Molecule: 60S ribosomal RNA fragment
Organism: Oryctolagus cuniculus
RNA sequence: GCUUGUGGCAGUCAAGCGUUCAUAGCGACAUUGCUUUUUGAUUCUUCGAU
Numbered sequence: 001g002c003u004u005g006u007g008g009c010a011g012u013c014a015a016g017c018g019u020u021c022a023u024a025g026c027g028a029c030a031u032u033g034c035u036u037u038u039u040g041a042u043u044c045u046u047c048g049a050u
Stems, first nucleotide, its partner, number of pairs: 001042001003040001005039001007035004012030001016026002
Other pairs, nucleotide, nucleotide, family: 002041cWW004006tHS006038cWW012031cWW014022tSS014028tHS015027tHS017022tHS018024tHS022027cWS023027cWS043044cHS
C1' cells in the first nucleotide's frame, strides 16, 4: 500500500424512555454511511542492507 469485516464516528424511520408530551435531553427495532493513530486480511515495494 490497497480493503474496512472488526474499532471508532456520525445518519435516516419513530416504537419507546423522558411521571403530562415521540425529538427539550435521549432513542429499540430496521437501514444509509465516514473514518485509517485499533485490529484483521492481503503479499505489491524493499534480506543482491530497512